Context: one part of a larger RNA, bound to proteins that are not shown
RNA sequence: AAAGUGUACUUUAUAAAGUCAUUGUAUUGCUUACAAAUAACUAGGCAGUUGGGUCGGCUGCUAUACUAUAGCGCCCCAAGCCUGAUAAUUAGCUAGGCGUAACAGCGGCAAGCCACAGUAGCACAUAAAAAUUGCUACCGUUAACGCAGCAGUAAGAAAGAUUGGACAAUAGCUUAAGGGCAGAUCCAGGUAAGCGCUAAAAUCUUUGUG
RNA sequence: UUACAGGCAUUUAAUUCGAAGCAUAGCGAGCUAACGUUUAGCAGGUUUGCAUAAAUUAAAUAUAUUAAAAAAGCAAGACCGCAAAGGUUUCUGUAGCAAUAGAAUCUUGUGACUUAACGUUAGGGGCGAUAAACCAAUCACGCUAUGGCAUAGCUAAGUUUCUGCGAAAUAUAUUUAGGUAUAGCUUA
RNA sequence: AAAAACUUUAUAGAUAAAA
RNA sequence: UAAUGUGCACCAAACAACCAGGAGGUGGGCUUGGAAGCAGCCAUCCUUUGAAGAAAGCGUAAUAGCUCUGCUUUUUGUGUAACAUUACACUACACGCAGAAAAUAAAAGCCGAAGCUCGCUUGUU
RNA sequence: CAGUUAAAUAU
RNA sequence: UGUGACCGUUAGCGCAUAGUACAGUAAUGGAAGUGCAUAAACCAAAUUAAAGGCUUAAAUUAAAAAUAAAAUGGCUGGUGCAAUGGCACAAAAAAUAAGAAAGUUUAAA
RNA sequence: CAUAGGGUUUGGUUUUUGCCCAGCCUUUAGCUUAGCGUUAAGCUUAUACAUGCUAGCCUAAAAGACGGCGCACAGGUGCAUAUUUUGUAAGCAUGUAAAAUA
RNA sequence: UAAGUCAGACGCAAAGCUACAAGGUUUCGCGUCAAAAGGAAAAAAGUCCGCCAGCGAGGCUAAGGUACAUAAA
RNA sequence: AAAUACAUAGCUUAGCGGCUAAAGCACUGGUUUCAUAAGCCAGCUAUCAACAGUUCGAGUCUGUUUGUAUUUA
RNA sequence: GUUUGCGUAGGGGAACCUGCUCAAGAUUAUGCU
Numbered sequence: 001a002a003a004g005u006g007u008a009c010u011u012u013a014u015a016a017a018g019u020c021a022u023u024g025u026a027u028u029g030c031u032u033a034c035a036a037a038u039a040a041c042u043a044g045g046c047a048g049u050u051g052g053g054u055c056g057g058c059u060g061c062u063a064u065a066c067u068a069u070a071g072c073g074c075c076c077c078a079a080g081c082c083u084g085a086u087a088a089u090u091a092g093c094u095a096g097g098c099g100u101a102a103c104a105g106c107g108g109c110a111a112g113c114c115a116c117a118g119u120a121g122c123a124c125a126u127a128a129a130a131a132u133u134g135c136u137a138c139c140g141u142u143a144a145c146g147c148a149g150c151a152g153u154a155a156g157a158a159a160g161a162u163u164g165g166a167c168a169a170u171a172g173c174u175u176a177a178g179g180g181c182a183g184a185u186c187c188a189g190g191u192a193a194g195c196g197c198u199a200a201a202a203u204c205u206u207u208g209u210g
Numbered sequence: 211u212u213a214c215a216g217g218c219a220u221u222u223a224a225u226u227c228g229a230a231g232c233a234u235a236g237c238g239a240g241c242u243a244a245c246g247u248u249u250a251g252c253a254g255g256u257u258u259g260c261a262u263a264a265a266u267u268a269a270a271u272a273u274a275u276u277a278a279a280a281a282a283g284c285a286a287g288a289c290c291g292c293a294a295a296g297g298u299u300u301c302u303g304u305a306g307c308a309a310u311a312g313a314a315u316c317u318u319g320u321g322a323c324u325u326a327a328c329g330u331u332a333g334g335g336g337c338g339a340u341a342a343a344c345c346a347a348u349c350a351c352g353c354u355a356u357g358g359c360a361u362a363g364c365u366a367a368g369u370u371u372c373u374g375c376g377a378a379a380u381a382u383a384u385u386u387a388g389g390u391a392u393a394g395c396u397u398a
Numbered sequence: 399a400a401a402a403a404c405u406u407u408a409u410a411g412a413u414a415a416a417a
Numbered sequence: 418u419a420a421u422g423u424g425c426a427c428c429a430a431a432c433a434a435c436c437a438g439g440a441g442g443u444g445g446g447c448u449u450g451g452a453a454g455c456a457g458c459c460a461u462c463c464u465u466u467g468a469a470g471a472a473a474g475c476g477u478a479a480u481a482g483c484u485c486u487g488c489u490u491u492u493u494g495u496g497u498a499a500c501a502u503u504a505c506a507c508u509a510c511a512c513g514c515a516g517a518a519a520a521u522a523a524a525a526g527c528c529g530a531a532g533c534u535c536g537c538u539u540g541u542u
Numbered sequence: 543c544a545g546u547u548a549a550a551u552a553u
Numbered sequence: 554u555g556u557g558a559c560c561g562u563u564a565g566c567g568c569a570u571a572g573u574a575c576a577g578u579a580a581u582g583g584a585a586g587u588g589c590a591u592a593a594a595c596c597a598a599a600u601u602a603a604a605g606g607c608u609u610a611a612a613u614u615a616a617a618a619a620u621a622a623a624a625u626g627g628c629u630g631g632u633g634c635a636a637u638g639g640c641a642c643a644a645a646a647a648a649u650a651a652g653a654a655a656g657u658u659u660a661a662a
Numbered sequence: 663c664a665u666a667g668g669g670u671u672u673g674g675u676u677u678u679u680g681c682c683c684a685g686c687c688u689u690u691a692g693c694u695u696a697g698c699g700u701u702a703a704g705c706u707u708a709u710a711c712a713u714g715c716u717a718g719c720c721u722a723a724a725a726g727a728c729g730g731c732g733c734a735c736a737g738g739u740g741c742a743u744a745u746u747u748u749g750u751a752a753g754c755a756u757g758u759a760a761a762a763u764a
Numbered sequence: 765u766a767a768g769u770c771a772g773a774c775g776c777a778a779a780g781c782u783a784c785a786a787g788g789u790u791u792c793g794c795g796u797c798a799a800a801a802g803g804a805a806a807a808a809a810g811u812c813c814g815c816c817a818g819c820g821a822g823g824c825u826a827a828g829g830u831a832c833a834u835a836a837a
Numbered sequence: 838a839a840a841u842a843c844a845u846a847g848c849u850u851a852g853c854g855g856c857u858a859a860a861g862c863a864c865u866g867g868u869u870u871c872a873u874a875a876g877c878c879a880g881c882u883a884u885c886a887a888c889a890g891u892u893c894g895a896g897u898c899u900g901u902u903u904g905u906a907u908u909u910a
Numbered sequence: 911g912u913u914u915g916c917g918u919a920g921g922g923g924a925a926c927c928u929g930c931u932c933a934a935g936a937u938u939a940u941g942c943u
Stems, first nucleotide, its partner, number of pairs: 003023004008019003029754008037089002044082002049079005055073002063756002092113003097106002114740003118138006139146003149715003152711003155707001162188001164187003170184001172181003191703001194700005225367002228364001232357006243331006250324002252321001254290003257286004266278004294318003299314004333349001335345002380393003384389001394769003419503005424497004433492002440464003445459003470485001474483002516832001526830003532824003535820004554643004559639002575582002587635004595627003667683004718731003772797005778791004802813003838909002841906004847862003855893001864880004886902005913934003917930005
C1' cells in the first nucleotide's frame, strides 16, 4: 500500500514523472443454533453407521497455549446413534407485487443470493472466475457443431417484437503523448396495459394594431 | 331139415393211426406266492425336529444369573451316492454265450428293505399291495398211474396178377344241408 | 325180329248180267 | 368315309369349263329420322320378252357393285342319305413281336386217325 | 349131337 | 412134470436177464445187447484198342492125369441155419369154507 | 383511512345445507379502429437452428508475442435442489509476546 | 344190387333273377367231359372228326389240308 | 335303403265299426268396474294328413303317395 | 292390507320370502270386589 525500495526500462538544448520487478504482525476462516410445502394406503432406519486412541491431513522463514474445525482418510478398540426416522410427490429462495376492514390466500415488473450452459465424469481455478478454456465417454445432426449472449429462422402452441442507429451521455477494459474496444447501455422500429393532448372557423386571439 | 365152403348183416376192444377233454387214486412249496422261527448285511457324505450329566467345565460368587459342540443319544417309508437289489430307454444277439443274455443308460439304496438256513398251507384246492398272477422252463385248473385200445357223421393211409360187366352228382324226408334212408340210374 | 296193340282225327252213290 | 354291283333318273347336249345380260311398272305398298334386294311386315302381281326371284349370298348409315336361280356359242357319260355285298375306324398285351413269304385254282387228282380194311397172334362164344 | 335108306332080274 | 399145424434176437415176457443203464425233486417211466457167413443204400478208382507171304511124301501115342474171369476195395449187419430164452393150457400137489361160542360130531379093522 | 348483498328449492310457514350472479387484478378469441408525446412491460419450448455480430488494448532482445493487464466484469435461463440452500443470530486463549538503561 | 352215387362242368338252343352283364345264378331239350386214348384248330377236360385186345417198313378214307417250315395240285 | 310308432277346430287333447264327435285354453257377445285385468253367463268353429279298396255303413279295418320321430347300415 | 328395520344364515324370475336375538324409527280405552 492514494505507499516504500531498484547497478532495471522510456522520455528531456524544455523534467516533472511514469513503466516493469519486488515488499504487509503473524500474510485471503471455519463452526454452531432456530425458522421455512404435501406426506402413515411410506414403520422401521443405520455398520464408517454412533463414540474413543495412534498416525496422516504439504506449499515454509514471531513466541506460548502439550497439537488448538471435523469419521475428512488408514489401523485398532467399545456397541452405540435415529425413530413422524427412512423412502416418496411437488417447487429455485427472499422480496417488490395482486385481492382483502383485517387475519389469511396467491406468486408478471426493479434489486439481492444460489444453481446451470446438449448429458455425465475429471484437470486447472486457491481467494473475486469458466456461455464465448481444456481431457474422456455418450446423445442428436453432419473430422466438426450444440444461440437458455443481440437480431433472426423452422416446428409446436389459443397466444411470443427489427437479421435497426450510435459510442454523444452513464458504467467498464487498456494506455501517461490524450487514443483504441464494446448487441452493457443510451436512442429509433413493432404490439388498442396505463397517463396527457389534438381531430372547426371567428375582427389574422386588444398578451393586438400603431 | 342137418352139415360143409362162400357173400352180407347183428353183437363183443372189431379195418389201422390221431384229438381237445371227463372221472377215480396217489406224488409234488429244494422254482415261485404268502407266512413262522433263528441268523446276517447295507462305503463315504448331506439336510432337518428333539435330547444334559452319581456333582459338565469356567465365571458370577448373596441376589440376579451368564458363556461354551458342555451330549460316544433318539426320530425321518429324508437327500447325493460305493456295494447290493432292480429292469426305464437304446443298440447288439435271434437253434444265440443264454429255451429271455451282453454293453451302455436309468431307478431305489435305514426300510411296506435285502439275504441265508429250516419249517407251514395242495388241485372240488392253495396263495395273491388283482396281472387271471404264481404253485419245478409258461396254469381260465399241476404231475403220475388207472377207468382206457375214451369218442371223432372230420383229415390221412389201405400191400400180387389176369379176364368179363359197369354208374351217379336228381326227387322226397330228416337237430337235416360236406351225414343217412327210400325211389331213380347201372347188373340181372 | 316173342306175344299183344293200330294213334296225331271228319265221308260217298262209279254196278246193267234178260228176247 | 371308301370300293364294287343292281335299281331308278337325265349325244333334242346330260355333266365340267370360257365368252354376255340378271331389265322396266319398280325405289311394288306399309313401317321408318333412312329400306331400293337383303333393320321389319303385307304382297309375290304386270310388262319387255335374249334372260331375271318384288334379287340367294357378301356389304354399303341408303347408294353403287360382284356374283347366284335362269342365259348363246365353245369345247364337253353323269347323278342318286335308294338298295345289296366286302372290308376298315371312334386312342394303354403300360417287360418284348404270331414265322418266313405273298398282285392267279372251290380243277383231272392226291395227302391225311389207334376209324374201315389186309397178314399173323391171345381170350370169349 | 343124330343116324328114318334096301334100288339082287336067284328056280 | 406133460403136450403144441405156438415164437425163433425189430419175433416170443419189458428182459436169450434188467426192472439194470438212463430221464425225473419225487411217485413214475423205461432201453440197447446171441453165434457164423461175397445182401442193399452209400463214397473213391476203373474211357478208348492196333498187326498182311519159309521151299511141305512116311510123325506121335504103358495107362491115366494136367491150359479158358459169372464176383474191385470198403462201411454196414439184412437174409439163411441152430437154441442153455419165452407163450398157452393140461396132470399132480398146494391154498381155501364151516352150524355153535370158554363144551361133546367124522372113529375102517 | 375502520366489515353492504341479491336470485333459486312449486300445498303455506319456519329451519339446515348446496348451486348461480354483482367488484377489483391478468392473458387470449370475434366485430370495430385517425394522429402526436410519454410511463411500465415482452407471462407457452433446458424444442432444433442457416447467416452476421457480443473482449480486447498496449508493448517489444533485432519489426515480432512468445511478454504485461483484462476475459474473476457484463448478458441469458430456472434443468436440478425440501435442504447441500435461503433468511437471521451466536461462538472462536494471551498487556503482540524480545532488551542491563546497573 | 340190402352195392356205389345224392359237391357236378361247359357248348349250342330257350325262359326267370342280374344290367336282354359275368367262366354268375335258378330251371329245361340235346350232346360231350366226368369215366375217353387217337386226328384237325398253336398250347387245347366240355368245340369239330372219331371210341384204343396185341404185333406188322401193306391198302382206302373222315374232319381238315394240297409253293417253305410240313405229307400232298 | 331296412325296422318300430304317429299325422285329430286357431293350439293341447277324447275317439279306433251304428250316423261324422268329448274336455280344456284361444276367439265373439253380454255382465261386474271411474276404466283395464281377474271372476260370472251365453255362444262359435261341416272337428277327423291325401288317394284307392273292404263293408249295408269306416275318424276307426287293409294297401299306395307324402311329412315326423326312434333304432340299424 | 303378513308392523317396519338392523346383524347373520338359507331359499326365490325380480322386487322379495323364512329362522334366531335385538331396536322403536310401534301411540297402543274399562278398574275394584

Entry title: Structure of the mitochondrial ribosome from Polytomella magna with tRNA bound to the P site. mtSSU-2, nucleotides 1 to 214; mtLSU-3, nucleotides 1 to 210; mtLSU-5, nucleotides 1 to 142; mtLSU-1, nucleotides 1 to 109; mtSSU-1, nucleotides 1 to 102; mtLSU-4, nucleotides 1 to 73; P-site tRNA, nucleotides 1 to 73; mtSSU-4, nucleotides 317 to 349 from Polytomella magna: 943 nucleotides with solved positions. The reconstruction used 59,000 particles. It holds a match to the Rfam family "Bacterial small subunit ribosomal RNA". The family has 99 seed sequences and 42,628 matches in Rfam 15.1. On this family, see Cannone et al., BMC Bioinformatics 2002: "The comparative RNA web (CRW) site: an online database of comparative sequence and structure information for ribosomal, intron, and other RNAs". Its Rfam clan is "SSU clan". It was solved by cryo-EM to 3.1 angstroms.